[PDB]
RNA sequence: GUGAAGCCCGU
RNA sequence: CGGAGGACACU
Numbered sequence: 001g002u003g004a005a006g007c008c009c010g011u
Numbered sequence: 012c013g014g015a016g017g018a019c020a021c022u
Stems, first nucleotide, its partner, number of pairs: 001021003008014003
Other pairs, nucleotide, nucleotide, family: 004018tHS005017tHS006016tHS007015cWW
C1' cells in the first nucleotide's frame, strides 16, 4: 500500500 | 445485496 474473516444491523 | 468491522494474508 492492497485484499479481508469473526462479530453486529437492515434487506 | 447494502451498511459497519479489522482477526488474518500478501507487500